[PDB]
RNA sequence: GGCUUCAUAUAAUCCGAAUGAUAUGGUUUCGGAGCUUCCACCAAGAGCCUUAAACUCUUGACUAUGGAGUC
Numbered sequence: 001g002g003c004u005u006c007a008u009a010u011a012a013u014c015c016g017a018a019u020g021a022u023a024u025g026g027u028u029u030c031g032g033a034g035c036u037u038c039c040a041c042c043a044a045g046a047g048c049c050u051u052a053a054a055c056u057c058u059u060g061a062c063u064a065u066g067g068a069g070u071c
Base pairs, nucleotide, nucleotide: 001071002070003069004068006066007065008064009063010040013033014032015031016030017029018028025049026048034041042060043059044058045057046056047055
């Protein structure tokens, strides 16, 4: 140095500004917070919203650091 497992970090989360639809829809971005912390902040499914402007839940990673195991 590599790999594996385990642990920690973050809720694979929240907020703002826009953008774009409406049950055959729920889009597309940027910004901010979150970690003694770089990356990332999605995907698939189910629900819900009776036409509005707003989504909700379930399930699944990654990356960093440490230890143990192991070449």
Released in 2010, the model rests on X-ray crystallography data to a resolution of 1.7 angstrom. Solved structure of RNA (Adenosine RIboswitch) with a sequence from Bacillus subtilis, 71 nucleotides shown. Taxonomically the source falls in Bacillus (Bacteria, Bacillati, Bacillota, Bacilli). Dixon et al. published it in Proc.Natl.Acad.Sci.USA in 2010: "Reengineering orthogonally selective riboswitches". The model includes bound 6-amino-1,3,5-triazin-2(1H)-one (5AZ). Rfam match: Purine riboswitch aptamer. Crystallisation conditions: 3M 1,6-hexanediol, 0.1M Tris-HCl (pH 9.0), 200mM MgCl2, VAPOR DIFFUSION, SITTING DROP, temperature 298K. Keywords: RNA, Riboswitch, gene regulation, synthetic biology.